[PDB]
C1' cells in the first nucleotide's frame, strides 16, 4: 500500500448585501457615547529563589466574552476479502449473511465526543519560523547573491580538560533529542518583553543540573551548512507601547466553488453459454518519449442559441489499443582539425527509453498555518534528474 474516468446535479463550503440579537467572571465606574477605557468580588487552574522528592494552595498569572473549532475515543452510510453458509443462475456471476479487513489528508459535503486549541480596526517598536525550486545543491531552467561541504562539511550522542557565568516560579513562540523527513507525546533547552518574592516535611549538599566561547580526541550520514539582501507569518506565531477600534451569531437575499454525496453513462479488452449467429457476466479510470491520424461507446449523452411544444442551427464526453510527427540517450558507413596517437561535429539510418524521485506556476480540495504530506493530492501548464533490461 483502499480510492482516483465522463457528463449532469446540490451547499451542509467561501464571499457579499439587508434585518435582528449579542461581546470580555458576576457586578460596578468614567464618559455624550463603552464591545473598546478603569475597577472588580467569586469559582477553577497554574504556582514560587540551592538540589531532589513530596505536601500546601499564599504572591502573582490564566479561564469563567459574544462565540468558533476539536484529540483520544464512540457511533457509522458505504467499501474489500482466492475463507465459510443460505438464495437465484448451465455458467461467467448475482444477492443475503457470517468471519475478518476497512470506513483515508481531497462530498454520508458523515454524526457524536471534546484532553485541548482559538476568539476584535488600526499604527509603532522588539522575537521566532518560513519562503525567494529541483539538482554533490554544476549543467538545464520562468525560478535571489556570495561562500563553504563525501579529502565526512555541518548537526546531533555518551566522556575529559579550561576559564567566566548561570540557578525560583509564572507568562511563552520556538530549538534539539544520535542525522531521509516532519507531525504527536514525552524529555531537555528557550527568544523578545513582562509579573511575584509564601508556608511545611523527608533525603542530598564546596552537592545538582544547565548554558556560553575555546583548545585535545572517541560514537554515528538516504547533505546539507553559513552570511547577505528581499518578502511571508489568522497553527488567529511570541512580546511592549499606543489606540472610544471593531468582533460575533441568527434569519432573508445573493453570489462563487467542491475528487469518497445524488442522477446518468461504459467504449475497447476480458469472462460465460453456444458449433456459430447470437445471447450473457464481471469490469474500466493518476504524470513519467507521445503531436496527427485510426477502431468503438457516438455525433449518442450532454452543451449555448431560436417555441410553429416528440423541432431545426452551431458545439461535443469517458476506458483501452493501434499508430508514429517529434523528444531523449547511444552509434560513422557522413563529416571538420590532426604532432599519425587520435581530438571533435553531425545522426539520415540503426538500437533503446519497463518502471520510478520529485519540484514550480495557475486553479482547486484537504491533513498539520508553515514545514512535510494526500499517486509528483488532483486537473491544466512549467522543468530537472534515477535507469532495468543488448
Nucleotide at each position: 500500500u483502499g480510492u482516483g474516468c465522463c457528463c449532469g446535479g446540490c451547499a451542509u463550503g467561501g464571499g457579499u448585501g439587508c434585518a435582528g440579537u449579542c461581546u470580555a467572571u458576576a457586578g460596578g465606574g468614567u464618559g455624550a457615547g463603552a464591545g473598546u477605557c478603569c475597577c472588580g468580588a467569586a469559582c477553577u487552574g497554574u504556582g514560587a529563589a540551592g538540589g531532589c522528592a513530596g505536601a500546601a494552595g499564599u504572591a502573582a498569572c490564566a479561564g469563567u466574552u459574544a462565540g468558533c473549532c476539536u484529540a483520544a475515543c464512540g457511533c457509522a452510510a458505504g467499501g474489500g476479502u482466492g475463507u465459510c453458509c443460505g438464495u437465484g443462475g448451465c455458467g461467467a456471476c448475482a444477492u443475503g449473511g457470517a468471519a475478518u479487513c476497512u470506513g483515508a489528508a481531497g462530498g454520508a459535503a458523515g454524526c457524536g465526543g471534546a484532553c485541548g486549541g482559538c476568539a476584535a480596526a488600526c499604527c509603532u517598536u522588539c522575537g521566532g519560523u518560513c519562503u525567494g525550486a529541483g539538482g554533490a545543491a554544476c549543467a538545464c531552467g520562468a525560478a535571489c547573491u556570495u561562500c563553504a561541504u563525501a579529502u565526512g562539511a555541518g548537526g546531533c550522542u555518551a566522556g575529559g580538560u579550561a576559564u567566566c557565568a548561570a540557578u525560583g516560579g509564572a507568562u511563552g513562540a520556538g530549538u534539539u533529542u544520535g542525522c531521509a523527513u516532519a507531525a504527536c507525546a514525552a524529555a531537555a533547552c528557550a527568544a523578545a518583553g513582562u509579573c511575584c518574592u509564601u508556608u511545611c516535611u523527608g533525603c542530598c549538599a564546596a552537592a545538582g543540573u544547565u548554558g556560553g566561547u575555546a583548545c585535545a580526541g572517541a560514537g554515528u550520514a538516504a547533505a546539507u551548512g553559513a552570511a547577505g539582501c528581499a518578502g511571508a507569518u489568522u497553527g488567529a506565531u511570541g512580546a511592549a507601547g499606543g489606540g472610544a477600534a471593531a468582533g460575533a451569531c441568527u434569519g432573508c437575499a445573493u453570489u462563487c466553488u467542491u475528487a469518497c454525496c445524488c442522477g446518468g453513462g461504459g467504449a475497447g479488452g476480458u469472462c460465460u453459454g453456444g458449433a456459430a449467429a447470437c445471447a450473457g457476466a464481471a469490469g474500466u479510470c493518476a504524470g513519467c518519449a507521445g503531436a496527427a491520424g485510426u477502431c468503438a461507446u457516438a455525433g449518442u449523452a450532454c452543451c449555448c442559441u431560436g417555441u410553429u411544444c416528440g423541432c431545426a442551427g452551431g458545439g461535443g464526453a469517458a476506458g483501452g489499443a493501434c499508430g508514429g510527427a517529434a523528444c531523449a540517450a547511444g552509434u560513422a558507413u557522413g563529416g571538420c582539425g590532426u604532432u599519425c596517437g587520435c581530438g571533435c561535429c553531425u545522426a539520415a539510418g540503426c538500437u533503446u527509453g519497463a518502471a520510478c524521485c520529485g519540484c514550480c506556476g495557475u486553479a482547486u480540495a484537504c491533513c498539520g498555518a508553515a514545514c512535510g504530506g494526500u499517486a509528483c493530492g488532483u486537473a491544466c501548464g512549467g522543468u530537472g534528474g534515477u535507469g532495468u533490461g543488448g
Solved structure of RNA (Group IIC intron) with a sequence from Oceanobacillus iheyensis, 390 nucleotides shown.
An Rfam search finds the family "Group II catalytic intron D1-D4-3" in it. From the family's description: Group II introns are found in rRNA, tRNA and mRNA of organelles in fungi, plants and protists, and also in mRNA in bacteria. A reference for the family is Bonen and Vogel (2001), "The ins and outs of group II introns", Trends Genet. Rfam 15.1 lists 4,274 matches to the family in 1,585 species.
Ions in the entry include magnesium and potassium.
Released in 2024, the model rests on X-ray crystallography data to a resolution of 3 A.
Entry title: Structure of Oceanobacillus iheyensis group II intron in the presence of K+, Mg2+ and intronistat B.
Crystals were grown from: 100 mM magnesium acetate, 200 mM potassium chloride, 10 mM lithium chloride, 50 mM HEPES sodium, pH 7.0, 3% PEG8000.
The work is reported in "Targeting the conserved active site of splicing machines with specific and selective small molecule modulators" (Silvestri et al., Nat Commun, 2024).